[PDB]
RNA sequence: UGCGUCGCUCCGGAAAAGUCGC
RNA sequence: GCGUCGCUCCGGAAAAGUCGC
Numbered sequence: 001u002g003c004g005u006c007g008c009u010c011c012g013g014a015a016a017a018g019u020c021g022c
Numbered sequence: 023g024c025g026u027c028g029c030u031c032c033g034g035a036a037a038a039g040u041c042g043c
Base pairs, nucleotide, nucleotide: 002043003042004041006039009035010034011033012032013031014030018027020025021024022023
């Protein structure tokens, strides 16, 4: 002690079907 | 229309997850 790959997680954000509250 | 958590999208992190070098 790096890079590509398919994937799990977490942090932050948006112009992000929609749920829910009013 | 504002707020709530999500779908999606953007960026970031993470040796001790797969396979390839």
An RNA: 43 nucleotides with solved positions. The 2006 paper behind the entry is "Two conformational states in the crystal structure of the Homo sapiens cytoplasmic ribosomal decoding A site". Method: X-ray crystallography, resolution 2.3 angstrom. The entry became public in 2006. Keywords: RNA duplex, rRNA, Decoding site, A site, Homo sapiens cytoplasm, RNA. On the sample the depositors note: Chemically synthesized. Crystals were grown from: 50 mM sodium cacodylate, 5 mM hexammine cobalt, 200 mM Potassium chloride, 1% (v/v) 2-methyl-2,4-pentanediol, pH 6.5, VAPOR DIFFUSION, HANGING DROP, temperature 293K.